[PDB]
Context: bound to proteins that are not shown
Molecule: SARCIN-RICIN LOOP
Organism: SACCHAROMYCES CEREVISIAE
RNA sequence: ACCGUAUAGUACGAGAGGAACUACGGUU
Numbered sequence: 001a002c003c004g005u006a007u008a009g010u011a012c013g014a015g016a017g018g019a020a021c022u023a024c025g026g027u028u
Base pairs, nucleotide, nucleotide: 001027002026003025004024005023006022012017
C1' cells in the first nucleotide's frame, strides 16, 4: 500500500446495478 471474506447479494435503486463502519485472512 493492495486483494479477499463476514458485513451483504444488504443500505440506495423501477430495475440494471450495488456500497460503508467494524472484525478477520492473505499478498505486495